[PDB]
Context: bound to proteins that are not shown
RNA sequence: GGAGGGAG
RNA sequence: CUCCCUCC
Repeated sequence: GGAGGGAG
Repeated sequence: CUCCCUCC
C1' cells in the first nucleotide's frame, strides 16, 4: 500500500 | 469515524 473479513 | 484479524 493493496485484497478480504470482523468489531464498536 | 475508529479499532481488530487474515493474506500478498